[PDB]
Context: bound to proteins that are not shown
RNA sequence: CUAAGAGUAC
DNA sequence: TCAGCAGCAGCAGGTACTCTTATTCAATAT
DNA sequence: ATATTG
DNA sequence: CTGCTGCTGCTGA
Repeated sequence: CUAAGAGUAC
RNA backbone atom coordinates (compact mmCIF):
# COMPACT_ATOMS: atom_id res chain seq x y z
P C A 1 -1.23 4.02 3.45
O5' C A 1 -0.97 2.94 2.29
C5' C A 1 -0.72 3.41 0.94
C4' C A 1 -0.71 2.23 0.00
C3' C A 1 -1.97 1.36 0.00
O3' C A 1 -2.98 1.92 -0.82
C1' C A 1 0.00 0.00 0.00
P U A 2 -4.53 1.54 -0.60
O5' U A 2 -4.64 -0.04 -0.93
C5' U A 2 -4.48 -0.48 -2.30
C4' U A 2 -4.30 -1.98 -2.31
C3' U A 2 -5.44 -2.80 -1.69
O3' U A 2 -6.49 -3.00 -2.63
C1' U A 2 -3.34 -3.58 -0.88
P A A 3 -7.98 -3.32 -2.15
O5' A A 3 -7.87 -4.78 -1.48
C5' A A 3 -7.55 -5.91 -2.34
C4' A A 3 -7.29 -7.12 -1.48
C3' A A 3 -8.39 -7.47 -0.47
O3' A A 3 -9.47 -8.17 -1.07
C1' A A 3 -6.28 -7.56 0.59
P A A 4 -10.93 -8.15 -0.40
O5' A A 4 -10.73 -9.01 0.94
C5' A A 4 -10.35 -10.40 0.81
C4' A A 4 -10.01 -10.95 2.17
C3' A A 4 -11.07 -10.75 3.26
O3' A A 4 -12.16 -11.66 3.11
C1' A A 4 -8.95 -10.23 4.13
P G A 5 -13.58 -11.34 3.78
O5' G A 5 -13.31 -11.55 5.35
C5' G A 5 -12.91 -12.86 5.81
C4' G A 5 -12.46 -12.76 7.24
C3' G A 5 -13.47 -12.17 8.22
O3' G A 5 -14.46 -13.11 8.61
C1' G A 5 -11.36 -11.20 8.58
P A A 6 -15.87 -12.65 9.25
O5' A A 6 -15.48 -12.04 10.70
C5' A A 6 -14.95 -12.92 11.71
C4' A A 6 -14.72 -12.14 12.98
C3' A A 6 -15.92 -11.35 13.50
O3' A A 6 -16.76 -12.19 14.30
C1' A A 6 -13.95 -10.00 13.54
P G A 7 -18.01 -11.61 15.12
O5' G A 7 -18.61 -10.45 14.16
C5' G A 7 -19.31 -9.32 14.75
C4' G A 7 -18.30 -8.39 15.39
C3' G A 7 -18.84 -7.12 16.05
O3' G A 7 -19.32 -7.41 17.36
C1' G A 7 -16.81 -6.69 14.83
P U A 8 -20.80 -6.97 17.81
O5' U A 8 -20.63 -5.39 18.03
C5' U A 8 -19.92 -4.92 19.20
C4' U A 8 -19.96 -3.41 19.22
C3' U A 8 -21.34 -2.79 18.98
O3' U A 8 -22.08 -2.73 20.19
C1' U A 8 -19.67 -1.67 17.68
P A A 9 -23.69 -2.81 20.19
O5' A A 9 -24.15 -1.43 19.51
C5' A A 9 -23.92 -0.19 20.22
C4' A A 9 -24.42 0.95 19.38
C3' A A 9 -25.74 0.72 18.64
O3' A A 9 -26.85 0.85 19.51
C1' A A 9 -24.17 1.75 17.19
P C A 10 -28.32 0.37 19.06
O5' C A 10 -28.63 1.41 17.87
C5' C A 10 -29.51 1.01 16.80
C4' C A 10 -29.44 2.05 15.71
C3' C A 10 -30.38 1.83 14.51
O3' C A 10 -31.66 2.39 14.76
C1' C A 10 -28.18 2.27 13.74
P DT B 1 -59.77 -0.42 -50.11
O5' DT B 1 -59.42 -1.71 -49.20
C5' DT B 1 -60.47 -2.32 -48.41
C4' DT B 1 -59.92 -3.50 -47.65
C3' DT B 1 -58.95 -3.15 -46.53
O3' DT B 1 -59.07 -4.12 -45.49
C1' DT B 1 -57.84 -4.46 -48.11
P DC B 2 -58.15 -4.08 -44.18
O5' DC B 2 -57.42 -5.53 -44.20
C5' DC B 2 -58.22 -6.72 -44.02
C4' DC B 2 -57.31 -7.91 -43.78
C3' DC B 2 -56.28 -7.70 -42.67
O3' DC B 2 -56.15 -8.81 -41.79
C1' DC B 2 -55.18 -8.10 -44.76
P DA B 3 -56.32 -10.34 -42.26
O5' DA B 3 -55.82 -11.13 -40.94
C5' DA B 3 -56.01 -12.57 -40.87
C4' DA B 3 -54.67 -13.27 -40.87
C3' DA B 3 -53.81 -13.03 -39.63
O3' DA B 3 -53.21 -14.23 -39.15
C1' DA B 3 -52.61 -12.37 -41.57
P DG B 4 -53.00 -15.53 -40.07
O5' DG B 4 -52.20 -16.50 -39.06
C5' DG B 4 -51.28 -15.90 -38.11
C4' DG B 4 -49.87 -15.98 -38.63
C3' DG B 4 -48.81 -15.65 -37.57
O3' DG B 4 -47.75 -16.60 -37.55
C1' DG B 4 -48.52 -14.27 -39.48
P DC B 5 -46.85 -16.78 -36.23
O5' DC B 5 -45.38 -16.19 -36.57
C5' DC B 5 -44.39 -17.07 -37.17
C4' DC B 5 -43.00 -16.57 -36.84
C3' DC B 5 -42.67 -16.52 -35.35
O3' DC B 5 -41.45 -17.21 -35.09
C1' DC B 5 -42.09 -14.47 -36.42
P DA B 6 -41.35 -18.24 -33.86
O5' DA B 6 -39.77 -18.29 -33.53
C5' DA B 6 -39.17 -17.17 -32.83
C4' DA B 6 -38.20 -16.47 -33.76
C3' DA B 6 -37.18 -15.58 -33.07
O3' DA B 6 -35.99 -16.30 -32.75
C1' DA B 6 -38.18 -14.44 -34.92
P DG B 7 -35.96 -17.38 -31.56
O5' DG B 7 -34.39 -17.69 -31.35
C5' DG B 7 -33.55 -16.68 -30.73
C4' DG B 7 -32.53 -16.21 -31.73
C3' DG B 7 -31.56 -15.16 -31.20
O3' DG B 7 -30.27 -15.73 -30.99
C1' DG B 7 -32.82 -14.28 -33.03
P DC B 8 -29.78 -16.20 -29.53
O5' DC B 8 -29.33 -14.83 -28.79
C5' DC B 8 -28.24 -14.06 -29.36
C4' DC B 8 -27.70 -13.10 -28.33
C3' DC B 8 -27.32 -13.73 -27.00
O3' DC B 8 -25.99 -13.33 -26.66
C1' DC B 8 -28.66 -11.81 -26.64
P DA B 9 -25.20 -14.02 -25.44
O5' DA B 9 -23.88 -13.15 -25.33
C5' DA B 9 -23.93 -11.73 -25.46
C4' DA B 9 -24.09 -11.10 -24.10
C3' DA B 9 -23.76 -12.03 -22.93
O3' DA B 9 -22.66 -11.48 -22.22
C1' DA B 9 -25.77 -10.81 -22.54
P DG B 10 -21.79 -12.36 -21.19
O5' DG B 10 -20.61 -11.38 -20.67
C5' DG B 10 -20.73 -10.77 -19.36
C4' DG B 10 -21.33 -9.39 -19.48
C3' DG B 10 -21.64 -8.72 -18.14
O3' DG B 10 -20.52 -7.99 -17.66
C1' DG B 10 -23.48 -8.48 -19.67
P DC B 11 -19.66 -8.54 -16.43
O5' DC B 11 -20.19 -7.70 -15.16
C5' DC B 11 -19.65 -8.02 -13.85
C4' DC B 11 -20.14 -7.03 -12.83
C3' DC B 11 -19.60 -7.25 -11.42
O3' DC B 11 -19.15 -6.01 -10.89
C1' DC B 11 -21.99 -7.31 -11.41
P DA B 12 -18.43 -5.92 -9.45
O5' DA B 12 -19.51 -5.05 -8.63
C5' DA B 12 -19.86 -3.73 -9.12
C4' DA B 12 -21.02 -3.19 -8.33
C3' DA B 12 -20.75 -2.98 -6.84
O3' DA B 12 -21.49 -1.85 -6.39
C1' DA B 12 -22.40 -4.69 -7.14
P DG B 13 -20.94 -0.86 -5.24
O5' DG B 13 -22.01 -1.07 -4.09
C5' DG B 13 -23.38 -0.73 -4.31
C4' DG B 13 -24.28 -1.72 -3.60
C3' DG B 13 -23.90 -2.03 -2.16
O3' DG B 13 -24.61 -1.19 -1.25
C1' DG B 13 -24.78 -3.93 -3.37
P DG B 14 -23.90 -0.70 0.09
O5' DG B 14 -25.02 0.17 0.79
C5' DG B 14 -25.47 1.41 0.23
C4' DG B 14 -26.01 2.30 1.32
C3' DG B 14 -24.97 2.86 2.28
O3' DG B 14 -24.37 4.03 1.76
C1' DG B 14 -26.86 2.10 3.49
P DT B 15 -22.91 4.44 2.21
O5' DT B 15 -23.15 5.00 3.68
C5' DT B 15 -23.78 6.27 3.88
C4' DT B 15 -23.82 6.62 5.35
C3' DT B 15 -22.48 6.63 6.06
O3' DT B 15 -21.79 7.87 5.85
C1' DT B 15 -24.14 5.62 7.44
P DA B 16 -20.21 7.87 5.69
O5' DA B 16 -19.72 8.35 7.12
C5' DA B 16 -18.87 7.51 7.92
C4' DA B 16 -19.20 7.70 9.38
C3' DA B 16 -18.19 7.07 10.33
O3' DA B 16 -17.17 8.02 10.67
C1' DA B 16 -20.34 6.27 10.86
P DC B 17 -15.65 7.61 10.53
O5' DC B 17 -15.43 6.64 11.77
C5' DC B 17 -15.66 7.11 13.10
C4' DC B 17 -15.77 5.96 14.07
C3' DC B 17 -14.60 4.99 14.05
O3' DC B 17 -13.46 5.51 14.76
C1' DC B 17 -16.64 3.79 14.17
P DT B 18 -11.97 4.96 14.47
O5' DT B 18 -11.96 3.54 15.20
C5' DT B 18 -12.04 3.48 16.62
C4' DT B 18 -12.09 2.04 17.10
C3' DT B 18 -10.89 1.19 16.73
O3' DT B 18 -9.83 1.42 17.63
C1' DT B 18 -12.88 -0.04 16.40
P DC B 19 -8.32 1.20 17.14
O5' DC B 19 -8.20 -0.38 16.94
C5' DC B 19 -8.21 -1.24 18.06
C4' DC B 19 -8.38 -2.68 17.63
C3' DC B 19 -7.19 -3.28 16.92
O3' DC B 19 -6.28 -3.81 17.86
C1' DC B 19 -9.27 -3.93 15.89
P DT B 20 -4.76 -4.12 17.44
O5' DT B 20 -4.86 -5.44 16.54
C5' DT B 20 -5.30 -6.66 17.12
C4' DT B 20 -5.45 -7.72 16.05
C3' DT B 20 -4.15 -8.13 15.37
O3' DT B 20 -3.86 -9.49 15.64
C1' DT B 20 -5.92 -7.77 13.78
P DT B 21 -2.38 -10.06 15.40
O5' DT B 21 -2.39 -10.50 13.86
C5' DT B 21 -3.38 -11.40 13.39
C4' DT B 21 -3.16 -11.68 11.91
C3' DT B 21 -1.71 -11.62 11.46
O3' DT B 21 -1.33 -12.86 10.89
C1' DT B 21 -3.13 -10.40 9.98
P DA B 22 0.12 -13.11 10.23
O5' DA B 22 -0.09 -12.74 8.68
C5' DA B 22 -0.98 -13.56 7.87
C4' DA B 22 -0.76 -13.25 6.41
C3' DA B 22 0.71 -13.24 6.00
O3' DA B 22 0.88 -13.89 4.75
C1' DA B 22 -0.28 -11.14 5.51
P DT B 23 2.32 -13.98 4.04
O5' DT B 23 2.27 -12.78 2.97
C5' DT B 23 1.51 -12.97 1.76
C4' DT B 23 1.45 -11.68 0.98
C3' DT B 23 2.79 -11.09 0.56
O3' DT B 23 3.29 -11.65 -0.65
C1' DT B 23 1.21 -9.38 1.22
P DT B 24 4.87 -11.65 -0.95
O5' DT B 24 5.05 -11.12 -2.47
C5' DT B 24 5.25 -12.09 -3.53
C4' DT B 24 3.96 -12.83 -3.80
C3' DT B 24 4.08 -13.94 -4.84
O3' DT B 24 4.00 -15.22 -4.21
C1' DT B 24 2.61 -12.23 -5.61
P DC B 25 5.32 -15.97 -3.68
O5' DC B 25 6.00 -16.52 -5.03
C5' DC B 25 7.34 -17.06 -4.94
C4' DC B 25 7.72 -17.74 -6.23
C3' DC B 25 9.12 -18.34 -6.22
O3' DC B 25 9.09 -19.73 -6.56
C1' DC B 25 8.83 -16.93 -8.13
P DA B 26 10.40 -20.66 -6.50
O5' DA B 26 10.96 -20.58 -8.00
C5' DA B 26 10.13 -20.95 -9.09
C4' DA B 26 10.86 -20.79 -10.41
C3' DA B 26 12.31 -21.25 -10.41
O3' DA B 26 12.61 -21.93 -11.62
C1' DA B 26 12.19 -18.99 -11.09
P DA B 27 13.98 -22.74 -11.79
O5' DA B 27 14.66 -22.05 -13.07
C5' DA B 27 13.90 -21.88 -14.26
C4' DA B 27 14.54 -20.85 -15.17
C3' DA B 27 16.03 -21.05 -15.44
O3' DA B 27 16.30 -20.80 -16.81
C1' DA B 27 15.66 -18.88 -14.63
P DT B 28 17.63 -21.39 -17.50
O5' DT B 28 18.27 -20.10 -18.21
C5' DT B 28 17.45 -19.27 -19.03
C4' DT B 28 18.06 -17.89 -19.16
C3' DT B 28 19.57 -17.87 -19.41
O3' DT B 28 19.88 -16.91 -20.42
C1' DT B 28 19.06 -16.59 -17.48
P DA B 29 21.26 -17.02 -21.23
O5' DA B 29 22.02 -15.67 -20.84
C5' DA B 29 21.37 -14.42 -21.01
C4' DA B 29 22.07 -13.33 -20.22
C3' DA B 29 23.58 -13.25 -20.42
O3' DA B 29 23.99 -11.89 -20.48
C1' DA B 29 23.10 -13.51 -18.13
P DT B 30 25.33 -11.48 -21.27
O5' DT B 30 26.00 -10.38 -20.32
C5' DT B 30 25.26 -9.23 -19.94
C4' DT B 30 25.64 -8.78 -18.53
C3' DT B 30 27.12 -8.44 -18.34
O3' DT B 30 27.25 -7.27 -17.54
C1' DT B 30 26.47 -10.10 -16.79
P DA C 1 27.95 -18.21 -4.94
O5' DA C 1 27.20 -16.80 -5.04
C5' DA C 1 27.57 -15.74 -4.16
C4' DA C 1 27.28 -14.39 -4.80
C3' DA C 1 25.81 -13.98 -4.84
O3' DA C 1 25.69 -12.58 -4.65
C1' DA C 1 26.65 -14.08 -7.03
P DT C 2 24.38 -11.98 -3.93
O5' DT C 2 23.76 -10.99 -5.03
C5' DT C 2 24.41 -9.75 -5.32
C4' DT C 2 23.79 -9.09 -6.54
C3' DT C 2 22.30 -8.77 -6.43
O3' DT C 2 22.00 -7.57 -7.15
C1' DT C 2 22.63 -10.29 -8.19
P DA C 3 20.65 -6.76 -6.85
O5' DA C 3 19.94 -6.65 -8.28
C5' DA C 3 20.45 -5.75 -9.26
C4' DA C 3 19.89 -6.05 -10.64
C3' DA C 3 18.41 -5.71 -10.84
O3' DA C 3 18.21 -5.23 -12.16
C1' DA C 3 18.74 -7.98 -11.28
P DT C 4 16.87 -4.44 -12.57
O5' DT C 4 16.36 -5.20 -13.87
C5' DT C 4 17.17 -5.23 -15.05
C4' DT C 4 16.66 -6.26 -16.04
C3' DT C 4 15.18 -6.16 -16.39
O3' DT C 4 14.99 -6.46 -17.77
C1' DT C 4 15.62 -8.28 -15.43
P DT C 5 13.60 -6.09 -18.49
O5' DT C 5 12.88 -7.51 -18.66
C5' DT C 5 13.52 -8.55 -19.38
C4' DT C 5 12.66 -9.81 -19.40
C3' DT C 5 11.17 -9.56 -19.64
O3' DT C 5 10.64 -10.58 -20.47
C1' DT C 5 11.46 -10.73 -17.62
P DG C 6 9.25 -10.37 -21.25
O5' DG C 6 8.42 -11.69 -20.90
C5' DG C 6 8.92 -12.97 -21.30
C4' DG C 6 8.25 -14.08 -20.51
C3' DG C 6 6.72 -14.12 -20.61
O3' DG C 6 6.29 -15.46 -20.84
C1' DG C 6 7.39 -14.09 -18.34
P DC D 1 -30.93 -16.71 -6.89
O5' DC D 1 -31.66 -15.48 -6.14
C5' DC D 1 -32.30 -14.47 -6.95
C4' DC D 1 -32.93 -13.43 -6.05
C3' DC D 1 -33.39 -12.17 -6.78
O3' DC D 1 -34.66 -11.73 -6.30
C1' DC D 1 -31.55 -11.68 -5.28
P DT D 2 -35.54 -10.69 -7.15
O5' DT D 2 -34.68 -9.33 -7.11
C5' DT D 2 -34.97 -8.28 -8.07
C4' DT D 2 -33.84 -7.29 -8.04
C3' DT D 2 -33.51 -6.64 -9.39
O3' DT D 2 -34.06 -5.33 -9.51
C1' DT D 2 -31.51 -7.28 -8.18
P DG D 3 -35.64 -5.10 -9.73
O5' DG D 3 -35.68 -3.71 -10.55
C5' DG D 3 -35.42 -3.74 -11.98
C4' DG D 3 -33.96 -3.48 -12.25
C3' DG D 3 -33.59 -3.36 -13.73
O3' DG D 3 -33.61 -2.00 -14.12
C1' DG D 3 -31.93 -4.59 -12.45
P DC D 4 -34.54 -1.50 -15.33
O5' DC D 4 -33.79 -2.06 -16.65
C5' DC D 4 -34.55 -2.13 -17.88
C4' DC D 4 -33.62 -2.07 -19.07
C3' DC D 4 -34.34 -2.17 -20.41
O3' DC D 4 -33.67 -1.44 -21.43
C1' DC D 4 -32.78 -3.91 -20.23
P DT D 5 -33.66 0.17 -21.46
O5' DT D 5 -32.92 0.40 -22.87
C5' DT D 5 -31.64 -0.23 -23.08
C4' DT D 5 -31.63 -0.94 -24.42
C3' DT D 5 -32.98 -1.01 -25.12
O3' DT D 5 -33.15 0.15 -25.92
C1' DT D 5 -31.78 -3.11 -25.27
P DG D 6 -34.43 0.34 -26.87
O5' DG D 6 -33.95 -0.35 -28.24
C5' DG D 6 -32.79 0.18 -28.92
C4' DG D 6 -32.42 -0.74 -30.05
C3' DG D 6 -33.49 -0.86 -31.14
O3' DG D 6 -32.93 -0.75 -32.45
C1' DG D 6 -32.96 -3.02 -30.25
P DC D 7 -33.69 0.04 -33.62
O5' DC D 7 -33.51 -0.91 -34.91
C5' DC D 7 -34.18 -2.20 -34.92
C4' DC D 7 -33.80 -2.95 -36.17
C3' DC D 7 -34.62 -2.60 -37.41
O3' DC D 7 -33.82 -2.75 -38.57
C1' DC D 7 -35.06 -4.85 -36.76
P DT D 8 -34.42 -2.57 -40.05
O5' DT D 8 -34.62 -4.09 -40.53
C5' DT D 8 -33.45 -4.94 -40.61
C4' DT D 8 -33.83 -6.25 -41.24
C3' DT D 8 -34.55 -6.10 -42.58
O3' DT D 8 -34.03 -7.05 -43.51
C1' DT D 8 -35.92 -7.31 -41.04
P DG D 9 -33.89 -6.70 -45.07
O5' DG D 9 -35.18 -7.39 -45.74
C5' DG D 9 -36.50 -6.91 -45.39
C4' DG D 9 -37.50 -8.01 -45.64
C3' DG D 9 -38.58 -7.64 -46.66
O3' DG D 9 -38.60 -8.58 -47.73
C1' DG D 9 -39.53 -8.62 -44.71
P DC D 10 -39.48 -8.33 -49.05
O5' DC D 10 -41.00 -8.27 -48.50
C5' DC D 10 -42.07 -7.91 -49.41
C4' DC D 10 -42.58 -9.15 -50.09
C3' DC D 10 -43.56 -8.89 -51.23
O3' DC D 10 -43.29 -9.77 -52.31
C1' DC D 10 -44.64 -10.03 -49.38
P DT D 11 -44.15 -9.72 -53.66
O5' DT D 11 -45.07 -11.03 -53.51
C5' DT D 11 -44.42 -12.32 -53.44
C4' DT D 11 -45.46 -13.40 -53.28
C3' DT D 11 -46.58 -13.34 -54.31
O3' DT D 11 -46.84 -14.65 -54.81
C1' DT D 11 -47.49 -13.17 -52.11
P DG D 12 -48.23 -15.03 -55.54
O5' DG D 12 -49.22 -15.32 -54.31
C5' DG D 12 -48.83 -16.29 -53.31
C4' DG D 12 -50.01 -16.59 -52.42
C3' DG D 12 -51.30 -16.89 -53.17
O3' DG D 12 -52.05 -17.88 -52.49
C1' DG D 12 -51.59 -14.97 -51.80
P DA D 13 -53.29 -18.61 -53.20
O5' DA D 13 -54.09 -19.19 -51.92
C5' DA D 13 -54.01 -18.46 -50.66
C4' DA D 13 -55.22 -17.57 -50.51
C3' DA D 13 -56.34 -17.80 -51.53
O3' DA D 13 -57.52 -18.25 -50.88
C1' DA D 13 -55.94 -15.48 -51.16
Source information
An RNA, together with DNA: 59 nucleotides with solved positions. It was solved by electron microscopy to 2.63 A. The depositors describe the entry as "The structure of 3 ACTD bound to RNA polymerase II elongation complex with 4 CTG repeats". Zhao et al. published it in Nat Commun in 2026: "Stepwise transcription stalling by the anti-cancer drug Actinomycin D and insights into short tandem repeat transcription inhibition". Among the 13 different proteins in the entry, which are not shown, are DNA-directed RNA polymerase II subunit RPB7, Actinomycin D and DNA-directed RNA polymerase II subunit RPB1. Keywords: 3 ACTD, RNA polymerase II elongation complex, 4 CTG repeats, TRANSCRIPTION.